[PDB]
Context: one part of a larger RNA, bound to proteins that are not shown
RNA sequence: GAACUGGCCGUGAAGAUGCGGCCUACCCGUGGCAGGACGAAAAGACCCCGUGGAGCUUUACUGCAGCCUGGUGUUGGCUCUUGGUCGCGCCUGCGUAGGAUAGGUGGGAGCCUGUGAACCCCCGCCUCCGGGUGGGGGGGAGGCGCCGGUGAAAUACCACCCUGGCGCGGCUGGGGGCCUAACCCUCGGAUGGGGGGACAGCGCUUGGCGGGCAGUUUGACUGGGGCGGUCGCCUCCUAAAAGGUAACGGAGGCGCCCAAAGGUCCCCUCAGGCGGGACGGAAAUCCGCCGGAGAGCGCAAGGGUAGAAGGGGGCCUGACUGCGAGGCCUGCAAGCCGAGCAGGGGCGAAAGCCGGGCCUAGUGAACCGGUGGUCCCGUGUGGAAGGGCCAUCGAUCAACGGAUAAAAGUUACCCCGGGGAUAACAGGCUGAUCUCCCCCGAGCGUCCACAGCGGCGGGGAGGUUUGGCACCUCGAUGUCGGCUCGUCGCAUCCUGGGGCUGAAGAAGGUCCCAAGGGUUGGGCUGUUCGCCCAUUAAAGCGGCACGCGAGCUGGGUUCAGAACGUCGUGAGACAGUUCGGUCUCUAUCCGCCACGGGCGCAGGAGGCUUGAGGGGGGCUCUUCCUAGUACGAGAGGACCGGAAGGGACGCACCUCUGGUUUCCCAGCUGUCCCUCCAGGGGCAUAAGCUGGGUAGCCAUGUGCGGAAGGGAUAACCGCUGAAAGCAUCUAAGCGGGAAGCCCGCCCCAAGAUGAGGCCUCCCACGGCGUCAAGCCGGUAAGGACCCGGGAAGACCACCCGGUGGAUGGGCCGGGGGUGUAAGCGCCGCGAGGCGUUGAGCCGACCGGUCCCAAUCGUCCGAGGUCU
Numbered sequence: 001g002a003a004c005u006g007g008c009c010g011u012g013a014a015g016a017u018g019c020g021g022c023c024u025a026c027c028c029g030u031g032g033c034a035g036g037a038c039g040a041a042a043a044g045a046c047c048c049c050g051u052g053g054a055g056c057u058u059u060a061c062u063g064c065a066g067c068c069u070g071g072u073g074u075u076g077g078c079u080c081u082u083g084g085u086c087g088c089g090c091c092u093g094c095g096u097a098g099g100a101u102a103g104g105u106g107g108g109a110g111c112c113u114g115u116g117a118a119c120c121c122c123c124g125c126c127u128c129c130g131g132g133u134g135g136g137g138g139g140g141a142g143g144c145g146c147c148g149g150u151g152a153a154a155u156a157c158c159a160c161c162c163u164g165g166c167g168c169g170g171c172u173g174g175g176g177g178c179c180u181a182a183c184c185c186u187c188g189g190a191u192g193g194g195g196g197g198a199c200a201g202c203g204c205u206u207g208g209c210g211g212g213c214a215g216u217u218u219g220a221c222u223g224g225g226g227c228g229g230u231c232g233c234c235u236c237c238u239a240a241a242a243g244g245u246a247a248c249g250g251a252g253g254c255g256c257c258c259a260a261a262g263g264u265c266c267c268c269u270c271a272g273g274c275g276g277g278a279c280g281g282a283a284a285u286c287c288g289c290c291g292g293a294g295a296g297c298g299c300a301a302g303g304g305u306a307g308a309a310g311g312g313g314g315c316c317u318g319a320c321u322g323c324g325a326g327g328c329c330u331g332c333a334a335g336c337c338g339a340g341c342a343g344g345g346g347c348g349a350a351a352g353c354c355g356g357g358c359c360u361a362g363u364g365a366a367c368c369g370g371u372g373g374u375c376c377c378g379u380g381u382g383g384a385a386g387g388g389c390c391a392u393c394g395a396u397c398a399a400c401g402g403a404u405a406a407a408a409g410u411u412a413c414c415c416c417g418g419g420g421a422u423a424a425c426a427g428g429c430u431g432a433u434c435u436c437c438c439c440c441g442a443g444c445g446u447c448c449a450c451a452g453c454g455g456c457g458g459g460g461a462g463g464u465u466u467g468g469c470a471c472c473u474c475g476a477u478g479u480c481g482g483c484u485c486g487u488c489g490c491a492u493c494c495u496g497g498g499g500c501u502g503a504a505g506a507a508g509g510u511c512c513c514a515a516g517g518g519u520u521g522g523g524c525u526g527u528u529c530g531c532c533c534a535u536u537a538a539a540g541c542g543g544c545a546c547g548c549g550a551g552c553u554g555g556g557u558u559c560a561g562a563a564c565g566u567c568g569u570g571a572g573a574c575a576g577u578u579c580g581g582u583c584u585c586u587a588u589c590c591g592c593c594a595c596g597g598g599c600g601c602a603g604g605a606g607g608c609u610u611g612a613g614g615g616g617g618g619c620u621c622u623u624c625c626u627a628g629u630a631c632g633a634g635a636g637g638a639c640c641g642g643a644a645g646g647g648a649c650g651c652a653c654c655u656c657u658g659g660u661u662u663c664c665c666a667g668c669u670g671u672c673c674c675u676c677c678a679g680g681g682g683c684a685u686a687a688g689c690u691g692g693g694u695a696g697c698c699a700u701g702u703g704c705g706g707a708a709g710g711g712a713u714a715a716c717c718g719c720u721g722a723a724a725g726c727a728u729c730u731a732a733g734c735g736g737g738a739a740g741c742c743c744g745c746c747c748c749a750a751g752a753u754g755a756g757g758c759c760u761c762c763c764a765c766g767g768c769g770u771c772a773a774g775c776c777g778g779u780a781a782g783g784a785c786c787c788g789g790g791a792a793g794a795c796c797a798c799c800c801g802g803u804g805g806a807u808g809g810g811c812c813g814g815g816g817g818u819g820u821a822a823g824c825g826c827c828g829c830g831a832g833g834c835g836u837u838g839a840g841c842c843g844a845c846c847g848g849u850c851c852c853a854a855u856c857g858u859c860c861g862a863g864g865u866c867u
Stems, first nucleotide, its partner, number of pairs: 003017001006023005026598008035590003040584001047419004052415002054411004060216005066209003070205005076179016093162001103161002107157001110144003119138008183196005219231003228248001232254006255400001256298001257357002262316007270294001272290005296305002299362001301360003320343004326337003332401001345354003368394007376387002426473001427471001428469003432466001434462006443453002480555001481553003485547001486544005493518003496513006520534005561579004565574003599751001603762007613748004619647007631636001649705005657699004664692005669684006709743003716736004767775002782860004786802005807853003810849005817841002823836005
C1' cells in the first nucleotide's frame, strides 16, 4: 500500500489479524465503549551528530565606528625665555711633588717690552676662596725659561687634541606672554561693532584606548554527551611458538646525555659468600679461598654480552668529504642496515679496524624567513638590487602527517539537515545489586543443633529494585502520581483445613494446604512510600508498556516570565528551591457492551420445551445457650453442637420512610394587556419567585440472597499389608479430610450448522422442465403490511389490541394533590374578615362508558430430493 483485517501460547529486528501449533468462529448491519491496530496529527522541539545557522557574552582573535594623541596644511604679526648642532673668538681642569695651586701628549735654544715690563688702584667671571684670568689707569725698562731631581709628566711660547662653560654668527627646535587680519561665535540696524583666536574646527598622516559595532574561531577519541582521561615516540605483556594484530586492556619510560661516556692499540675481569686485618660499624680499603655471570654496560624495559659491548692506560678525532652494489621495512612519505670504490687521514709491527656511542626512544613534512659561502640568473648593456645553489638556523606546529601569521564562551529565546548509527520512558537480553528459597552446623535456647533461632561458607529461583548492554521504535512507542475501571500470579493479610510447639485453656509461634470471597475511613505530602489518628476478621505482596491521558485530571516533572540561594568577569547555569503557565467535538478495522436484518436447520406452520455449553454468585463479625462445666493454684476459659443479631456487597422492589415530580393546585411582586371594577392572561430561565405535590423514576426506604446438601480431592489423620519373620497410611487395595474442586442455587443458551425434543394445525400441482434438481402461479394452516397503543423501546425488535373491539383520546365514577374558587350576601371607613364551602380547580394511578379514532382492504405464503 492493498485487504478475504479472531483468541491463546510461541516465534520472528526482541510488543503478530497476516508466521507455527492449537482454540474459537454462519453472512450483513444499527446504537454505544474506548483495550488494540506500537491508532491520526506535525521529516522529535529532548539527546547526540553536521569541520550546519543564527541571538547573546567576555580581560577569545582580528577589524571598524567613536574618543585620545604627535607631526603637518588651513596658519599670521610683535616680543621675551631657553636647547641642539656647525663654525669662529675666548676660558676652564689642581696630591709630598726639578720653585710651586701644569688636562692630555708633541713641537720648542729660545722668548716677552718698545709706543711699553716686574709692582700697585677700580671692575667682570670661575673658585678645592688657595688662588686664577681679561679689560681700564698709575708705574717705566724688567720679568720668565732651561740644567740644577725624595714625585705617574714638566711648566717661555708655537702647537694639535680632550672635559665643561661664556660670547658672536649659521642652520634648526622646545617654551611664556601680547596683538588681529585667517578661522569660530554673536550683535533689530554689518565692506561694520563686540567676544574667542592662530587655539578650536576641518584635510592628510602617527601611534594609542575601543564588544558601541562587525566577521569568525572555540579539535578529536569517548560502551550517548559533557565532566574526567587521552593524542607523538621507546620496552615488555595481552599476541593464539614467522611477521602483523584491538579495547577508556596490565605495567613503565623518552622530548636527553658524553670531546670523552668517541677512534684505535695494549692490558685487566665481576657481584657475592666465607675466613683473616688498627681506627672500621651490614657494607671505605687490604689479604686468602670459593664464585660462569646473579655485577657492569650514562638513563625504561627487553634482547645481548667476560672468547666483552665491561674496568684501566697510551697515542688520536673516521661525531671524515664524494658516493654507494644490495637489501630490511613499507599504502604514500618516511625510517633502517650496508659491503665495496675514490680522496685525504687516525691508531696498530702487522692482519686490519675507524663514515660516533652494546642495540632498540631522546623527535617535526612543506611553507615563510635569518646567517655563511659558491662557480649560477641578474629584465637594452656594465654593475647593482633581488634570486638560485651548497651549509646551517627559527616548530610542547605535544591535537606530535603538522587547517590561519593570528581565535574563548553562552542559548530555557532558539533554528535547519540528519540519527533509534546514540542517551532519557517502556519493552528486550543479562541478573552484578534486589526479592524470595534452599544446602552446611557451628553456636543460642536451664538441659537438648533444629519449639523458635543459625556463625563462617555454599547452591538456586523469580524479574517488581538500581543498573549493564544499546536490539525494534527519534518522517514521535506521551513521560510521575492520582481518579475510573478491572483482571491475573501466589512467595497468603484475613476467613477454611492441617502438622510440630518450649501447645494446660484461652491466645500465640512456626511450617504445610489452600486463592473462593474479602482486604475501612481519615491528618500530612504532588507524592509512590512512609509516619501518624480511629477502627477491623484483615487493613497482604506483586504483574498487566513503574495496567489504564483517541477515558478524566494536570498537583509534580517538563519550554517561554519572575525571584532566592549557589556557581560564573559576563551572557548564562543548577533530578536545588519559589509563584505562574494552550491536554486535540466526528472510531474505518480488531476487540467489547447491547439490539436487529438475512439465510440455514431440505414439507410448511402456531405453541410449549431439553440443556451440550457458558455466565453470575462465593465475604465475614458479634452476642446468647451448651457452661462459666472441660483445662486451670488462681486470673482466666475451649473444642464439638445449636440460636439470635449485625457490616459491607448483590438482585429486585415502591407498601412505608425519604427525594424528584417544567405547569397537578395554591400564594406573591413588578409591568403590559383583555374591558373601568371584579376576574384573568403574557413576561420576568430554557418554571418569574415561593409553599406544596399523585403516577413514574428512585435510596437514605422494603424484601430476598451468600446456603443447605451430594460427589471427588489438598495438606494431614487412619485401617488392613507385604517386600524386609518384625515394623510401615502403599508398592494391590480401603477409609476420613478444606471458604477450595464437580453438581446443586440463579440467568443465558440448538448458528449445540452435532441446528435436539414434545403437543396441535395444514396438506396433493392448475400448468411447463416429457428425464436429474427445479420453474411460472393463484391457495392452505398460518404470517406480514396498515392502524390504536404499551412500566417494550434510540431505530429495529418485543408485547397487547384493531368494532363479532374498551387499544388510545374524550366523558363519568373513585383515588390522589392542593386548601374552602368565582358570584352573591353580611360585618368593617378601609386593608380585610365571615358565610354559601373541604369549596373550587384537578396529569400520569383503579375502573366504567362506543361519544371520537383503530374504517375498508392488500400482499405474502406447503403441496415433502434419494437407499
About this RNA
Solved structure of RNA (23S rRNA, nucleotides 2018 to 2897) from Thermus thermophilus, 867 nucleotides shown. The organism belongs to Thermus thermophilus, within Bacteria. Ions in the entry include magnesium and zinc. It was solved by X-ray crystallography to 2.94 angstrom. It holds a match to the Rfam family "Bacterial large subunit ribosomal RNA". Rfam 15.1 lists 51,934 matches to the family in 10,816 species.